Released in 2010, the model rests on solution NMR data. Solved structure of RNA with a sequence from Homo sapiens, 42 nucleotides shown.
């Protein structure tokens, strides 16, 4: 350097739930994105 693979954090949507002055704010579950880290071969 390129070229396939792993690990993680983070973001964002999309269905629900709980308070609500409808302005916000919380919990739950899906998916997507994105970023780091790291490992194989060349």
């Nucleotide at each position: 350097g390129g070229u396939a693979a792993g690990g993680u954090g983070g973001g964002u949507g999309g269905a629900a739930u709980c308070c609500u002055u409808c302005g916000g704010g919380a919990u739950c579950c899906c998916a997507c994105c994105u970023a780091c880290c790291c490992u194989g071969c060349c």
The work is reported in "The Solution Structure of the ADAR2 dsRBM-RNA Complex Reveals a Sequence-Specific Readout of the Minor Groove" (Stefl et al., Cell(Cambridge,Mass.), 2010). Lineage of the source: Eukaryota > Craniata > Gnathostomata > Theria > Homo. It comes from the structure "Solution NMR structure of the lower part of the R/G stem loop RNA".